[PDB]
RNA sequence: GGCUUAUCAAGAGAGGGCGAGCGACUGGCGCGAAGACCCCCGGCAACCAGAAAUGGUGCCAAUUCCUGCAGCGGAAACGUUGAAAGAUGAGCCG
Ligand code: SAM
Numbered sequence: 001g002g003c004u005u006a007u008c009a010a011g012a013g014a015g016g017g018c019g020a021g022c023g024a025c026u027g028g029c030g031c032g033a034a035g036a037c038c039c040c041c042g043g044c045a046a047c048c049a050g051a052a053a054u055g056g057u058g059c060c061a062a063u064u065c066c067u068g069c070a071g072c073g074g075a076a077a078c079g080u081u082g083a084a085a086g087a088u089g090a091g092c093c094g
Base pairs, nucleotide, nucleotide: 001093002092003091004090005089006088007087008086013041015040016039017038021031022030023029025068027066028065042060043059044058047056048055049054064085069082070081071080072079073078
C1' cells in the first nucleotide's frame, strides 16, 4: 500500500504552545491572525495487551458537517435504505 473483519447520529476543552491556512477529494456549507491546522496537558472511550492497576492505538465542531453511486417512495424539490469513497482497531498478504 492492498486483503479480511468489527465499528463510524452516544461520549469528550472557562487550559497552554506555534503562526497559516484547515475541514481527505467534488459541489455546497463551515473553522480561521479574537490564532484555525498540528503539538503538549486534560478528557472521552474500550479495538488490542492485562487478572486487574495500567499500557499500544484511536477519538474529543458541526451525523464521516451535508453530498457524490444505486434500490424504493415522490411530478419534482426532496425522503429513506444500502453501497461507494473515506476513518479507526486487529489479523494477514506482497
Ligand atoms: N476511536 C474513535 C472514538 O470515537 O473513540 C472511533 C473510531 S471508529 C468510529 C471505531 C473503531 O475504532 C472501533 O471499532 C475500534 O476498533 C477502534 N478504536 C481504537 N481505539 C479505540 C478506543 N480507544 N475506543 C473505542 N474504539 C477504538
Overview: Shown are 94 nucleotides from a PDB entry: RNA (SAM-I RIBOSWITCH) with a sequence from Thermoanaerobacter tengcongensis. Keywords: RNA, KINK TURN, RNA MOTIF, SAM-I RIBOSWITCH. Bound small molecules: s-adenosylmethionine (SAM). Entry title: SAM-I riboswitch bearing the H. marismortui Kt-7 variant 3bn is CC. The entry also models barium and potassium ions. It holds a match to the Rfam family "SAM riboswitch aptamer (S box leader)". Gene Ontology term of the family: regulation of gene expression. Rfam 15.1 lists 9,625 matches to the family in 4,158 species. Clan: SAM clan. Rfam describes the family as follows. The SAM riboswitch is found upstream of a number of genes which code for proteins involved in methionine or cysteine biosynthesis in Gram-positive bacteria. NCBI's taxonomy places the organism under Bacteria, Bacillati, Bacillota, Thermoanaerobacteraceae, Caldanaerobacter subterraneus. Method: X-ray diffraction, resolution 2.5 angstrom. The entry became public in 2016. The work is reported in "A Critical Base Pair in K-Turns Determines the Conformational Class Adopted, and Correlates with Biological Function" (Huang et al., Nucleic Acids Res., 2016).